[PDB]
RNA sequence: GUCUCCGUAGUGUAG
RNA sequence: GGUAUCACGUUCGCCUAAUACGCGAAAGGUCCUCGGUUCGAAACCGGGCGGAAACACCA
Numbered sequence: 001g002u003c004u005c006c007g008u009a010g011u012g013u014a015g
Numbered sequence: 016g017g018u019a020u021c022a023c024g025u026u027c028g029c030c031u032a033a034u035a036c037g038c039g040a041a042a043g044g045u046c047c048u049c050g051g052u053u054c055g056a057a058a059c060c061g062g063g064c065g066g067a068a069a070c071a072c073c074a
Base pairs, nucleotide, nucleotide: 001070002069004067005066006065007064010023011022012021017054025041026040027039028038029037047063048062049061050060051059
Other pairs, nucleotide, nucleotide, family: 003068cWW008014tWH008019tWS009010cHS009021tHH010043cHS013020cWW013044tWS014019tWS015046tWW016053tWS016055tWS020044tWH024042cWW052056tWH053055tHS056059tWH
């Protein structure tokens, strides 16, 4: 370089 | 796309000689950042910051 995913209380997480 | 959940944790008060356990209450969250759509965005869409993946083969 190509393609895909995730950023939420102090921590790990839903929605 | 219609005022943010749970557990642990923190604070306060109980029980205990005291701590822990246990019981009763409280507080805590730019939902990574910017712009746009929308009456209304953590949400939906474009970007930019980070993190995690999968590829890079045939001579």
The RNA (P site tRNA) from Homo sapiens has 74 modelled nucleotides.
The depositors describe the entry as "In situ human 80S ribosome (composite map)".
The structure was determined by electron microscopy at 2.19 angstrom resolution and released in 2025.
The sample was in a buffer at pH 7.4.
An Rfam search finds the family "tRNA" in it. Rfam describes the family as follows. Transfer RNA (tRNA) molecules are approximately 80 nucleotides in length. Their secondary structure includes four short double-helical elements and three loops (D, anti-codon, and T loops). The literature on the family includes a 1993 paper in Trends Biochem Sci by Hou, "The tertiary structure of tRNA and the development of the genetic code". Rfam links the family to the GO term triplet codon-amino acid adaptor activity. It is annotated as a transfer RNA.
The organism belongs to Homo, within Eukaryota.
Among the 79 different proteins in the entry, which are not shown, are 60S ribosomal protein L4, Ubiquitin-40S ribosomal protein S27a and Small ribosomal subunit protein uS3.
The work is reported in "Visualizing the translation landscape in human cells at high resolution" (Zheng et al., Nat Commun, 2025).
Ions in the entry include magnesium, potassium and zinc.